This is an experimental structure of RNA, together with DNA, with 88 nucleotides shown. The sample was in a buffer at pH 7.5. The depositors describe the entry as "Cryo EM structure of Komagataella phaffii RNAPII-Rat1-Rai1 pre-termination complex". The 2024 paper behind the entry is "Structural basis of eukaryotic transcription termination by the Rat1 exonuclease complex". Released in 2024, the model rests on cryo-EM data to a resolution of 3.3 A. Among the 14 different proteins in the entry, which are not shown, are RNA polymerase II subunit, RNA polymerase subunit ABC10-alpha and DNA-directed RNA polymerase subunit beta.

Context: bound to proteins that are not shown
RNA sequence: AUAUAUGCAUAAAGACCAGGCU
DNA sequence: ATTAAAAGATAAAGTAGTTGAGCCTGGTCATTACTAGT
DNA sequence: ACTAGTAAT
DNA sequence: AACTACTTTATCTTTTAAT
Repeated sequence: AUAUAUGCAUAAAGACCAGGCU
RNA backbone atom coordinates (compact mmCIF):
# COMPACT_ATOMS: atom_id res chain seq x y z
P A A 1 -1.38 3.62 3.53
O5' A A 1 -0.70 2.81 2.34
C5' A A 1 -0.66 3.34 1.03
C4' A A 1 -0.68 2.24 0.00
C3' A A 1 -1.92 1.36 0.00
O3' A A 1 -3.01 1.93 -0.71
C1' A A 1 0.00 0.00 0.00
P U A 2 -4.51 1.47 -0.39
O5' U A 2 -4.70 0.16 -1.27
C5' U A 2 -5.50 -0.91 -0.82
C4' U A 2 -4.87 -2.24 -1.15
C3' U A 2 -5.63 -3.47 -0.70
O3' U A 2 -6.67 -3.84 -1.58
C1' U A 2 -3.35 -3.68 -0.09
P A A 3 -8.21 -3.58 -1.17
O5' A A 3 -8.21 -3.73 0.42
C5' A A 3 -8.71 -4.90 1.03
C4' A A 3 -7.62 -5.91 1.26
C3' A A 3 -7.96 -7.06 2.19
O3' A A 3 -8.70 -8.09 1.56
C1' A A 3 -5.85 -6.17 2.77
P U A 4 -10.22 -8.38 1.99
O5' U A 4 -10.15 -9.80 2.71
C5' U A 4 -9.32 -10.00 3.85
C4' U A 4 -8.06 -10.73 3.48
C3' U A 4 -8.19 -12.22 3.24
O3' U A 4 -8.69 -12.52 1.95
C1' U A 4 -6.27 -11.78 4.57
P A A 5 -10.24 -12.90 1.76
O5' A A 5 -10.20 -14.40 1.24
C5' A A 5 -9.29 -14.79 0.23
C4' A A 5 -8.49 -16.00 0.66
C3' A A 5 -9.29 -17.15 1.23
O3' A A 5 -9.92 -17.95 0.25
C1' A A 5 -7.46 -16.71 2.64
P U A 6 -11.51 -18.19 0.30
O5' U A 6 -11.75 -18.84 1.74
C5' U A 6 -12.30 -18.09 2.81
C4' U A 6 -12.24 -18.85 4.11
C3' U A 6 -13.53 -19.51 4.58
O3' U A 6 -13.75 -20.81 4.03
C1' U A 6 -12.58 -18.26 6.36
P G A 7 -14.00 -21.01 2.46
O5' G A 7 -14.90 -22.32 2.35
C5' G A 7 -16.12 -22.32 1.61
C4' G A 7 -15.95 -22.84 0.20
C3' G A 7 -14.51 -23.18 -0.22
O3' G A 7 -14.52 -24.28 -1.13
C1' G A 7 -15.37 -21.50 -1.64
P C A 8 -14.95 -25.76 -0.66
O5' C A 8 -16.39 -25.95 -1.30
C5' C A 8 -16.54 -26.27 -2.69
C4' C A 8 -16.89 -25.06 -3.51
C3' C A 8 -17.20 -25.34 -4.98
O3' C A 8 -18.17 -24.40 -5.44
C1' C A 8 -15.33 -23.91 -4.84
P A A 9 -19.62 -24.91 -5.93
O5' A A 9 -19.28 -25.92 -7.11
C5' A A 9 -20.21 -26.92 -7.51
C4' A A 9 -20.27 -27.06 -9.01
C3' A A 9 -19.19 -26.27 -9.76
O3' A A 9 -18.59 -27.04 -10.83
C1' A A 9 -21.36 -25.53 -10.43
P U A 10 -19.36 -27.52 -12.16
O5' U A 10 -18.35 -28.55 -12.82
C5' U A 10 -18.83 -29.63 -13.61
C4' U A 10 -18.95 -30.89 -12.79
C3' U A 10 -17.90 -31.96 -13.04
O3' U A 10 -16.69 -31.71 -12.34
C1' U A 10 -20.05 -32.95 -12.99
P A A 11 -15.28 -32.10 -13.00
O5' A A 11 -15.39 -33.67 -13.25
C5' A A 11 -14.33 -34.55 -12.90
C4' A A 11 -14.83 -35.71 -12.08
C3' A A 11 -14.59 -37.09 -12.67
O3' A A 11 -13.28 -37.58 -12.43
C1' A A 11 -16.84 -36.93 -12.01
P A A 12 -12.72 -38.84 -13.25
O5' A A 12 -13.44 -40.09 -12.57
C5' A A 12 -13.71 -41.28 -13.30
C4' A A 12 -15.19 -41.48 -13.51
C3' A A 12 -15.59 -42.88 -13.97
O3' A A 12 -16.89 -43.19 -13.46
C1' A A 12 -16.23 -41.31 -15.61
P A A 13 -17.07 -43.81 -11.99
O5' A A 13 -17.52 -45.32 -12.24
C5' A A 13 -16.97 -46.09 -13.30
C4' A A 13 -15.53 -46.46 -13.03
C3' A A 13 -15.05 -47.78 -13.62
O3' A A 13 -14.67 -47.66 -14.98
C1' A A 13 -14.40 -47.64 -11.35
P G A 14 -15.35 -48.60 -16.10
O5' G A 14 -14.39 -49.86 -16.20
C5' G A 14 -13.04 -49.73 -16.63
C4' G A 14 -12.12 -50.61 -15.82
C3' G A 14 -12.31 -52.11 -15.99
O3' G A 14 -11.63 -52.63 -17.12
C1' G A 14 -12.28 -51.59 -13.70
P A A 15 -12.15 -53.98 -17.83
O5' A A 15 -11.68 -55.15 -16.85
C5' A A 15 -10.31 -55.40 -16.61
C4' A A 15 -10.11 -56.30 -15.42
C3' A A 15 -10.72 -57.69 -15.52
O3' A A 15 -9.90 -58.61 -16.22
C1' A A 15 -11.34 -56.72 -13.46
P C A 16 -10.51 -59.99 -16.75
O5' C A 16 -10.49 -60.94 -15.47
C5' C A 16 -11.21 -62.16 -15.46
C4' C A 16 -11.74 -62.47 -14.08
C3' C A 16 -12.91 -63.44 -14.03
O3' C A 16 -12.52 -64.79 -14.12
C1' C A 16 -13.38 -61.56 -12.66
P C A 17 -13.36 -65.81 -15.04
O5' C A 17 -14.67 -66.10 -14.17
C5' C A 17 -14.57 -66.65 -12.87
C4' C A 17 -15.89 -66.61 -12.15
C3' C A 17 -17.07 -67.19 -12.91
O3' C A 17 -17.12 -68.60 -12.87
C1' C A 17 -17.69 -65.13 -11.92
P A A 18 -17.71 -69.42 -14.13
O5' A A 18 -19.29 -69.29 -13.96
C5' A A 18 -19.94 -69.76 -12.79
C4' A A 18 -21.32 -69.19 -12.64
C3' A A 18 -22.27 -69.41 -13.81
O3' A A 18 -22.84 -70.70 -13.83
C1' A A 18 -22.39 -67.16 -13.11
P G A 19 -23.25 -71.38 -15.22
O5' G A 19 -24.61 -70.66 -15.62
C5' G A 19 -25.73 -70.68 -14.75
C4' G A 19 -26.78 -69.69 -15.17
C3' G A 19 -27.28 -69.81 -16.60
O3' G A 19 -28.24 -70.85 -16.75
C1' G A 19 -26.84 -67.54 -16.11
P G A 20 -28.58 -71.42 -18.21
O5' G A 20 -29.63 -70.38 -18.79
C5' G A 20 -29.75 -70.16 -20.19
C4' G A 20 -30.18 -68.74 -20.48
C3' G A 20 -30.25 -68.36 -21.95
O3' G A 20 -31.45 -68.79 -22.58
C1' G A 20 -29.10 -66.68 -20.76
P C A 21 -31.42 -69.31 -24.10
O5' C A 21 -31.27 -67.98 -24.95
C5' C A 21 -32.23 -66.94 -24.86
C4' C A 21 -31.83 -65.74 -25.68
C3' C A 21 -31.45 -66.03 -27.12
O3' C A 21 -32.57 -66.17 -27.97
C1' C A 21 -29.83 -64.62 -26.14
P U A 22 -32.65 -67.39 -29.01
O5' U A 22 -31.78 -66.89 -30.25
C5' U A 22 -32.09 -65.68 -30.92
C4' U A 22 -31.14 -65.39 -32.05
C3' U A 22 -31.05 -66.48 -33.12
O3' U A 22 -30.85 -65.87 -34.40
C1' U A 22 -28.91 -66.13 -32.18
P DA B 1 44.82 -108.46 -45.29
O5' DA B 1 44.78 -109.20 -43.87
C5' DA B 1 45.13 -110.58 -43.78
C4' DA B 1 45.23 -111.02 -42.34
C3' DA B 1 43.98 -110.77 -41.50
O3' DA B 1 43.58 -111.96 -40.83
C1' DA B 1 45.90 -109.86 -40.42
P DT B 2 42.08 -112.10 -40.27
O5' DT B 2 42.11 -111.33 -38.87
C5' DT B 2 41.48 -111.90 -37.73
C4' DT B 2 41.60 -110.99 -36.52
C3' DT B 2 40.28 -110.45 -35.98
O3' DT B 2 40.39 -110.23 -34.58
C1' DT B 2 41.60 -108.66 -36.68
P DT B 3 39.12 -110.44 -33.62
O5' DT B 3 39.03 -109.07 -32.80
C5' DT B 3 39.93 -108.82 -31.72
C4' DT B 3 39.91 -107.35 -31.30
C3' DT B 3 38.61 -106.88 -30.65
O3' DT B 3 38.91 -105.79 -29.77
C1' DT B 3 38.91 -105.70 -32.64
P DA B 4 38.46 -105.84 -28.22
O5' DA B 4 38.81 -104.37 -27.68
C5' DA B 4 40.17 -104.01 -27.45
C4' DA B 4 40.39 -102.51 -27.62
C3' DA B 4 39.45 -101.61 -26.81
O3' DA B 4 40.15 -100.44 -26.40
C1' DA B 4 39.07 -101.31 -29.16
P DA B 5 39.39 -99.28 -25.58
O5' DA B 5 38.97 -98.23 -26.71
C5' DA B 5 39.89 -97.90 -27.74
C4' DA B 5 39.48 -96.62 -28.46
C3' DA B 5 38.53 -95.71 -27.70
O3' DA B 5 38.81 -94.36 -28.05
C1' DA B 5 37.44 -96.58 -29.64
P DA B 6 38.11 -93.15 -27.27
O5' DA B 6 37.15 -92.51 -28.37
C5' DA B 6 37.34 -92.84 -29.74
C4' DA B 6 36.10 -92.50 -30.55
C3' DA B 6 35.03 -91.75 -29.76
O3' DA B 6 34.45 -90.76 -30.58
C1' DA B 6 34.11 -93.71 -30.68
P DA B 7 34.94 -89.23 -30.48
O5' DA B 7 34.53 -88.61 -31.90
C5' DA B 7 35.00 -89.22 -33.09
C4' DA B 7 33.90 -89.31 -34.14
C3' DA B 7 32.90 -88.16 -34.13
O3' DA B 7 32.58 -87.79 -35.46
C1' DA B 7 31.78 -90.24 -33.68
P DG B 8 31.52 -86.62 -35.75
O5' DG B 8 30.17 -87.42 -36.08
C5' DG B 8 30.20 -88.47 -37.04
C4' DG B 8 28.94 -89.30 -36.98
C3' DG B 8 27.63 -88.50 -36.93
O3' DG B 8 26.69 -89.10 -37.81
C1' DG B 8 27.67 -90.06 -35.19
P DA B 9 25.51 -88.22 -38.47
O5' DA B 9 24.41 -89.32 -38.84
C5' DA B 9 24.79 -90.52 -39.50
C4' DA B 9 23.86 -91.67 -39.15
C3' DA B 9 22.37 -91.35 -39.24
O3' DA B 9 21.67 -92.50 -39.70
C1' DA B 9 22.93 -91.93 -37.00
P DT B 10 20.14 -92.37 -40.17
O5' DT B 10 19.31 -92.57 -38.82
C5' DT B 10 19.58 -93.69 -37.99
C4' DT B 10 18.73 -93.65 -36.74
C3' DT B 10 17.41 -92.88 -36.88
O3' DT B 10 16.39 -93.56 -36.18
C1' DT B 10 18.59 -92.06 -35.06
P DA B 11 15.39 -94.57 -36.94
O5' DA B 11 14.84 -95.50 -35.76
C5' DA B 11 15.75 -96.29 -35.00
C4' DA B 11 15.41 -96.25 -33.52
C3' DA B 11 13.92 -96.15 -33.19
O3' DA B 11 13.61 -97.00 -32.10
C1' DA B 11 15.09 -94.31 -32.23
P DA B 12 12.09 -97.16 -31.60
O5' DA B 12 12.04 -96.27 -30.27
C5' DA B 12 12.98 -96.52 -29.23
C4' DA B 12 12.88 -95.46 -28.15
C3' DA B 12 11.47 -95.15 -27.66
O3' DA B 12 11.45 -95.09 -26.25
C1' DA B 12 12.55 -93.16 -28.34
P DA B 13 10.06 -95.06 -25.44
O5' DA B 13 10.08 -93.64 -24.72
C5' DA B 13 11.21 -93.26 -23.95
C4' DA B 13 11.19 -91.77 -23.64
C3' DA B 13 9.86 -91.23 -23.11
O3' DA B 13 10.13 -90.25 -22.12
C1' DA B 13 10.49 -90.02 -25.01
P DG B 14 9.17 -90.10 -20.84
O5' DG B 14 9.35 -88.56 -20.44
C5' DG B 14 10.63 -87.95 -20.57
C4' DG B 14 10.50 -86.54 -21.12
C3' DG B 14 9.31 -85.75 -20.58
O3' DG B 14 9.76 -84.59 -19.89
C1' DG B 14 9.46 -85.58 -22.97
P DT B 15 8.72 -83.65 -19.11
O5' DT B 15 8.41 -82.49 -20.17
C5' DT B 15 9.48 -81.88 -20.88
C4' DT B 15 8.95 -81.04 -22.03
C3' DT B 15 7.85 -80.05 -21.65
O3' DT B 15 8.26 -78.72 -21.94
C1' DT B 15 7.30 -81.25 -23.63
P DA B 16 7.45 -77.48 -21.32
O5' DA B 16 6.49 -77.02 -22.52
C5' DA B 16 7.05 -76.62 -23.76
C4' DA B 16 5.96 -76.30 -24.77
C3' DA B 16 4.75 -75.57 -24.21
O3' DA B 16 4.34 -74.55 -25.11
C1' DA B 16 4.05 -77.52 -25.31
P DG B 17 3.55 -73.26 -24.58
O5' DG B 17 2.50 -72.95 -25.74
C5' DG B 17 2.95 -72.69 -27.06
C4' DG B 17 1.88 -73.01 -28.09
C3' DG B 17 0.51 -72.39 -27.82
O3' DG B 17 -0.06 -71.94 -29.04
C1' DG B 17 0.31 -74.75 -27.93
P DT B 18 -1.21 -70.82 -29.03
O5' DT B 18 -2.26 -71.35 -30.11
C5' DT B 18 -2.51 -72.75 -30.22
C4' DT B 18 -4.00 -73.03 -30.09
C3' DT B 18 -4.80 -71.94 -29.39
O3' DT B 18 -6.09 -71.82 -29.97
C1' DT B 18 -4.99 -73.95 -28.18
P DT B 19 -6.75 -70.37 -30.18
O5' DT B 19 -8.32 -70.66 -30.19
C5' DT B 19 -8.92 -71.29 -31.31
C4' DT B 19 -9.57 -72.60 -30.92
C3' DT B 19 -10.81 -72.48 -30.06
O3' DT B 19 -11.95 -72.28 -30.87
C1' DT B 19 -9.36 -74.14 -29.17
P DG B 20 -13.15 -71.35 -30.36
O5' DG B 20 -14.09 -71.20 -31.64
C5' DG B 20 -13.51 -70.90 -32.91
C4' DG B 20 -14.37 -69.92 -33.68
C3' DG B 20 -14.76 -68.67 -32.91
O3' DG B 20 -13.74 -67.69 -33.03
C1' DG B 20 -16.68 -69.60 -33.92
P DA B 21 -13.83 -66.33 -32.19
O5' DA B 21 -14.68 -65.36 -33.12
C5' DA B 21 -15.40 -64.27 -32.55
C4' DA B 21 -16.56 -63.87 -33.44
C3' DA B 21 -17.53 -62.88 -32.83
O3' DA B 21 -17.11 -61.56 -33.13
C1' DA B 21 -18.73 -64.74 -33.66
P DG B 22 -16.18 -60.75 -32.10
O5' DG B 22 -17.06 -59.48 -31.70
C5' DG B 22 -17.95 -59.55 -30.59
C4' DG B 22 -19.39 -59.51 -31.05
C3' DG B 22 -20.38 -59.10 -29.98
O3' DG B 22 -20.51 -57.68 -29.97
C1' DG B 22 -21.16 -61.05 -31.10
P DC B 23 -20.55 -56.88 -28.58
O5' DC B 23 -22.03 -57.15 -28.04
C5' DC B 23 -23.15 -56.77 -28.82
C4' DC B 23 -24.43 -57.33 -28.24
C3' DC B 23 -24.57 -57.18 -26.74
O3' DC B 23 -25.07 -55.88 -26.43
C1' DC B 23 -25.24 -59.36 -27.41
P DC B 24 -24.81 -55.25 -24.97
O5' DC B 24 -25.84 -56.02 -24.02
C5' DC B 24 -27.24 -55.93 -24.28
C4' DC B 24 -28.00 -56.95 -23.46
C3' DC B 24 -27.81 -56.84 -21.96
O3' DC B 24 -28.69 -55.85 -21.43
C1' DC B 24 -27.76 -59.13 -22.66
P DT B 25 -28.31 -55.08 -20.07
O5' DT B 25 -28.58 -56.17 -18.93
C5' DT B 25 -29.90 -56.66 -18.72
C4' DT B 25 -29.89 -57.90 -17.84
C3' DT B 25 -29.27 -57.71 -16.47
O3' DT B 25 -30.23 -57.17 -15.57
C1' DT B 25 -28.57 -59.78 -17.44
P DG B 26 -29.75 -56.34 -14.28
O5' DG B 26 -29.23 -57.47 -13.27
C5' DG B 26 -30.11 -58.49 -12.82
C4' DG B 26 -29.34 -59.59 -12.11
C3' DG B 26 -28.61 -59.15 -10.83
O3' DG B 26 -28.76 -60.15 -9.82
C1' DG B 26 -27.08 -60.16 -12.29
P DG B 27 -28.61 -59.75 -8.27
O5' DG B 27 -27.49 -60.76 -7.72
C5' DG B 27 -26.29 -60.96 -8.46
C4' DG B 27 -25.17 -61.45 -7.55
C3' DG B 27 -24.70 -60.46 -6.51
O3' DG B 27 -24.14 -61.14 -5.40
C1' DG B 27 -23.02 -60.75 -8.17
P DT B 28 -23.51 -60.33 -4.17
O5' DT B 28 -21.94 -60.34 -4.47
C5' DT B 28 -21.28 -61.58 -4.72
C4' DT B 28 -19.79 -61.38 -4.87
C3' DT B 28 -19.16 -60.40 -3.88
O3' DT B 28 -17.97 -60.96 -3.34
C1' DT B 28 -18.56 -59.82 -6.08
P DC B 29 -17.29 -60.37 -2.01
O5' DC B 29 -15.77 -60.16 -2.44
C5' DC B 29 -15.42 -60.15 -3.82
C4' DC B 29 -14.23 -59.24 -4.06
C3' DC B 29 -13.96 -58.23 -2.95
O3' DC B 29 -12.56 -58.07 -2.77
C1' DC B 29 -14.36 -57.09 -4.98
P DA B 30 -11.89 -58.55 -1.39
O5' DA B 30 -13.15 -58.79 -0.44
C5' DA B 30 -12.97 -59.00 0.96
C4' DA B 30 -12.98 -60.47 1.30
C3' DA B 30 -12.94 -60.78 2.78
O3' DA B 30 -13.35 -62.12 3.01
C1' DA B 30 -10.85 -61.27 1.83
P DT B 31 -13.92 -62.57 4.44
O5' DT B 31 -12.64 -62.60 5.39
C5' DT B 31 -11.58 -63.53 5.16
C4' DT B 31 -10.69 -63.69 6.40
C3' DT B 31 -11.23 -63.05 7.67
O3' DT B 31 -10.69 -63.72 8.79
C1' DT B 31 -9.27 -61.91 7.00
P DT B 32 -11.64 -64.15 10.01
O5' DT B 32 -10.62 -64.26 11.25
C5' DT B 32 -9.41 -64.99 11.11
C4' DT B 32 -8.26 -64.30 11.84
C3' DT B 32 -8.59 -63.75 13.22
O3' DT B 32 -7.43 -63.83 14.05
C1' DT B 32 -7.90 -61.98 11.85
P DA B 33 -7.23 -65.07 15.06
O5' DA B 33 -5.90 -64.69 15.88
C5' DA B 33 -4.65 -65.30 15.54
C4' DA B 33 -3.52 -64.27 15.52
C3' DA B 33 -3.09 -63.73 16.88
O3' DA B 33 -1.72 -63.32 16.81
C1' DA B 33 -4.04 -61.99 15.63
P DC B 34 -0.88 -63.01 18.14
O5' DC B 34 -0.24 -61.57 17.87
C5' DC B 34 0.81 -61.42 16.91
C4' DC B 34 1.21 -59.96 16.76
C3' DC B 34 1.58 -59.24 18.05
O3' DC B 34 2.65 -58.33 17.80
C1' DC B 34 -0.29 -58.17 17.06
P DT B 35 3.51 -57.74 19.02
O5' DT B 35 3.02 -56.22 19.13
C5' DT B 35 3.19 -55.34 18.02
C4' DT B 35 2.44 -54.04 18.24
C3' DT B 35 2.69 -53.36 19.59
O3' DT B 35 2.75 -51.95 19.41
C1' DT B 35 0.39 -53.72 19.31
P DA B 36 3.58 -51.03 20.44
O5' DA B 36 2.77 -49.65 20.46
C5' DA B 36 2.77 -48.80 19.32
C4' DA B 36 1.40 -48.16 19.11
C3' DA B 36 1.06 -47.02 20.06
O3' DA B 36 0.28 -46.04 19.38
C1' DA B 36 -0.50 -48.77 20.35
P DG B 37 0.10 -44.56 19.99
O5' DG B 37 -1.49 -44.41 20.14
C5' DG B 37 -2.06 -43.14 20.45
C4' DG B 37 -3.56 -43.26 20.63
C3' DG B 37 -4.15 -42.36 21.71
O3' DG B 37 -5.55 -42.17 21.48
C1' DG B 37 -4.28 -44.58 22.42
P DT B 38 -6.34 -41.00 22.24
O5' DT B 38 -7.49 -41.76 23.06
C5' DT B 38 -7.15 -42.52 24.23
C4' DT B 38 -8.01 -42.10 25.42
C3' DT B 38 -7.64 -40.76 26.03
O3' DT B 38 -8.74 -40.25 26.77
C1' DT B 38 -6.81 -42.57 27.37
P DA C 1 -3.31 -51.80 36.05
O5' DA C 1 -4.55 -52.00 35.06
C5' DA C 1 -5.87 -51.73 35.52
C4' DA C 1 -6.82 -51.54 34.35
C3' DA C 1 -7.13 -52.81 33.55
O3' DA C 1 -8.53 -52.86 33.27
C1' DA C 1 -6.32 -51.13 32.10
P DC C 2 -9.16 -54.12 32.48
O5' DC C 2 -9.31 -53.58 30.98
C5' DC C 2 -10.28 -54.16 30.11
C4' DC C 2 -10.76 -53.13 29.10
C3' DC C 2 -11.03 -53.67 27.70
O3' DC C 2 -12.06 -52.91 27.08
C1' DC C 2 -9.26 -52.14 27.60
P DT C 3 -12.65 -53.36 25.65
O5' DT C 3 -11.84 -52.47 24.59
C5' DT C 3 -12.03 -51.06 24.55
C4' DT C 3 -11.53 -50.48 23.24
C3' DT C 3 -12.14 -51.10 21.98
O3' DT C 3 -12.41 -50.08 21.02
C1' DT C 3 -9.79 -51.30 21.90
P DA C 4 -13.48 -50.33 19.85
O5' DA C 4 -12.64 -50.10 18.51
C5' DA C 4 -12.01 -48.84 18.28
C4' DA C 4 -10.80 -49.00 17.38
C3' DA C 4 -11.09 -49.57 15.99
O3' DA C 4 -10.31 -48.88 15.02
C1' DA C 4 -9.47 -50.89 17.04
P DG C 5 -10.79 -48.80 13.49
O5' DG C 5 -9.42 -48.67 12.67
C5' DG C 5 -8.54 -47.58 12.92
C4' DG C 5 -7.09 -48.04 12.96
C3' DG C 5 -6.54 -48.57 11.64
O3' DG C 5 -5.18 -48.15 11.48
C1' DG C 5 -6.30 -50.21 13.30
P DT C 6 -4.45 -48.25 10.05
O5' DT C 6 -3.11 -49.06 10.37
C5' DT C 6 -3.12 -50.10 11.35
C4' DT C 6 -2.70 -51.42 10.73
C3' DT C 6 -3.03 -51.58 9.24
O3' DT C 6 -1.98 -52.26 8.58
C1' DT C 6 -4.02 -53.33 10.44
P DA C 7 -1.00 -51.47 7.59
O5' DA C 7 0.28 -52.42 7.48
C5' DA C 7 0.84 -52.99 8.66
C4' DA C 7 0.72 -54.50 8.64
C3' DA C 7 1.17 -55.18 7.35
O3' DA C 7 1.95 -56.33 7.65
C1' DA C 7 -1.03 -55.83 7.85
P DA C 8 3.14 -56.79 6.68
O5' DA C 8 2.96 -58.37 6.59
C5' DA C 8 2.93 -59.15 7.78
C4' DA C 8 1.96 -60.32 7.64
C3' DA C 8 2.29 -61.30 6.51
O3' DA C 8 2.06 -62.63 6.95
C1' DA C 8 0.10 -60.50 6.25
P DT C 9 2.73 -63.87 6.19
O5' DT C 9 1.52 -64.90 6.01
C5' DT C 9 0.81 -65.36 7.16
C4' DT C 9 -0.62 -65.71 6.80
C3' DT C 9 -0.78 -66.77 5.71
O3' DT C 9 -1.74 -67.74 6.10
C1' DT C 9 -2.04 -64.85 5.16
P DA D 1 -9.64 -81.14 -16.32
O5' DA D 1 -9.68 -81.73 -17.81
C5' DA D 1 -9.44 -80.88 -18.92
C4' DA D 1 -9.28 -81.68 -20.20
C3' DA D 1 -8.09 -82.62 -20.22
O3' DA D 1 -8.26 -83.58 -21.25
C1' DA D 1 -7.65 -80.75 -21.60
P DA D 2 -7.54 -85.02 -21.16
O5' DA D 2 -7.62 -85.57 -22.66
C5' DA D 2 -8.89 -85.80 -23.26
C4' DA D 2 -8.89 -85.35 -24.71
C3' DA D 2 -8.09 -86.21 -25.68
O3' DA D 2 -8.74 -86.28 -26.94
C1' DA D 2 -7.19 -84.02 -25.64
P DC D 3 -8.30 -87.37 -28.03
O5' DC D 3 -7.58 -86.51 -29.17
C5' DC D 3 -8.31 -85.49 -29.84
C4' DC D 3 -7.37 -84.61 -30.64
C3' DC D 3 -6.35 -85.37 -31.49
O3' DC D 3 -6.46 -84.99 -32.85
C1' DC D 3 -5.30 -83.65 -30.19
P DT D 4 -5.67 -85.82 -33.98
O5' DT D 4 -4.36 -84.95 -34.24
C5' DT D 4 -4.48 -83.57 -34.58
C4' DT D 4 -3.18 -82.84 -34.34
C3' DT D 4 -1.94 -83.47 -34.98
O3' DT D 4 -1.54 -82.71 -36.11
C1' DT D 4 -1.52 -82.65 -32.75
P DA D 5 -0.26 -83.16 -36.98
O5' DA D 5 0.95 -82.36 -36.31
C5' DA D 5 0.86 -80.95 -36.14
C4' DA D 5 1.85 -80.47 -35.09
C3' DA D 5 3.31 -80.78 -35.40
O3' DA D 5 3.90 -79.69 -36.10
C1' DA D 5 2.75 -81.04 -33.05
P DC D 6 5.33 -79.87 -36.81
O5' DC D 6 6.37 -79.53 -35.64
C5' DC D 6 6.22 -78.34 -34.88
C4' DC D 6 7.03 -78.41 -33.60
C3' DC D 6 8.54 -78.50 -33.80
O3' DC D 6 9.16 -77.28 -33.39
C1' DC D 6 7.76 -80.03 -32.11
P DT D 7 10.73 -77.04 -33.64
O5' DT D 7 11.41 -77.60 -32.31
C5' DT D 7 10.89 -77.23 -31.04
C4' DT D 7 11.37 -78.19 -29.97
C3' DT D 7 12.89 -78.39 -29.93
O3' DT D 7 13.44 -77.72 -28.80
C1' DT D 7 11.66 -80.45 -29.61
P DT D 8 15.03 -77.69 -28.58
O5' DT D 8 15.32 -78.98 -27.68
C5' DT D 8 14.49 -79.25 -26.56
C4' DT D 8 14.68 -80.68 -26.09
C3' DT D 8 16.13 -81.10 -25.87
O3' DT D 8 16.43 -81.06 -24.48
C1' DT D 8 14.78 -82.83 -26.90
P DT D 9 17.94 -81.29 -23.98
O5' DT D 9 18.03 -82.87 -23.75
C5' DT D 9 17.00 -83.54 -23.05
C4' DT D 9 17.08 -85.04 -23.27
C3' DT D 9 18.45 -85.65 -23.00
O3' DT D 9 18.46 -86.27 -21.72
C1' DT D 9 17.37 -86.58 -24.95
P DA D 10 19.83 -86.85 -21.11
O5' DA D 10 19.85 -88.37 -21.61
C5' DA D 10 18.69 -89.19 -21.46
C4' DA D 10 18.70 -90.33 -22.46
C3' DA D 10 19.78 -91.38 -22.22
O3' DA D 10 19.17 -92.58 -21.74
C1' DA D 10 19.59 -90.78 -24.55
P DT D 11 20.03 -93.93 -21.55
O5' DT D 11 19.88 -94.66 -22.97
C5' DT D 11 18.62 -94.70 -23.61
C4' DT D 11 18.75 -95.23 -25.02
C3' DT D 11 19.61 -96.49 -25.15
O3' DT D 11 18.81 -97.59 -25.59
C1' DT D 11 20.12 -94.89 -26.85
P DC D 12 19.47 -99.05 -25.74
O5' DC D 12 19.98 -99.08 -27.25
C5' DC D 12 19.11 -98.67 -28.29
C4' DC D 12 19.89 -98.33 -29.55
C3' DC D 12 20.79 -99.45 -30.09
O3' DC D 12 20.40 -99.76 -31.42
C1' DC D 12 21.93 -97.37 -30.06
P DT D 13 20.84 -101.15 -32.10
O5' DT D 13 21.42 -100.69 -33.52
C5' DT D 13 22.04 -99.41 -33.64
C4' DT D 13 23.37 -99.54 -34.37
C3' DT D 13 24.09 -100.87 -34.16
O3' DT D 13 24.71 -101.28 -35.37
C1' DT D 13 25.49 -99.10 -33.50
P DT D 14 23.90 -102.16 -36.45
O5' DT D 14 24.21 -101.43 -37.83
C5' DT D 14 23.97 -100.03 -37.97
C4' DT D 14 25.28 -99.27 -38.07
C3' DT D 14 26.32 -99.88 -39.01
O3' DT D 14 26.35 -99.15 -40.23
C1' DT D 14 27.30 -99.03 -36.97
P DT D 15 27.37 -99.56 -41.41
O5' DT D 15 28.68 -98.70 -41.09
C5' DT D 15 28.56 -97.32 -40.78
C4' DT D 15 29.82 -96.81 -40.10
C3' DT D 15 31.12 -97.20 -40.78
O3' DT D 15 31.56 -96.16 -41.65
C1' DT D 15 31.25 -97.27 -38.36
P DT D 16 32.76 -96.41 -42.68
O5' DT D 16 34.08 -96.20 -41.80
C5' DT D 16 34.27 -94.99 -41.08
C4' DT D 16 35.38 -95.14 -40.05
C3' DT D 16 36.71 -95.64 -40.61
O3' DT D 16 37.65 -94.57 -40.66
C1' DT D 16 36.15 -96.67 -38.50
P DA D 17 39.03 -94.73 -41.47
O5' DA D 17 40.10 -95.07 -40.33
C5' DA D 17 40.31 -94.14 -39.27
C4' DA D 17 40.58 -94.87 -37.96
C3' DA D 17 42.04 -95.26 -37.72
O3' DA D 17 42.33 -95.17 -36.33
C1' DA D 17 40.72 -97.19 -37.70
P DA D 18 43.86 -95.04 -35.83
O5' DA D 18 44.01 -96.22 -34.76
C5' DA D 18 43.25 -96.18 -33.55
C4' DA D 18 43.01 -97.59 -33.02
C3' DA D 18 44.24 -98.28 -32.42
O3' DA D 18 43.85 -99.07 -31.30
C1' DA D 18 43.40 -99.57 -34.19
P DT D 19 44.94 -99.56 -30.23
O5' DT D 19 44.78 -101.15 -30.21
C5' DT D 19 43.58 -101.74 -29.74
C4' DT D 19 43.59 -103.25 -29.94
C3' DT D 19 44.70 -103.99 -29.21
O3' DT D 19 44.21 -105.23 -28.71
C1' DT D 19 44.89 -104.38 -31.53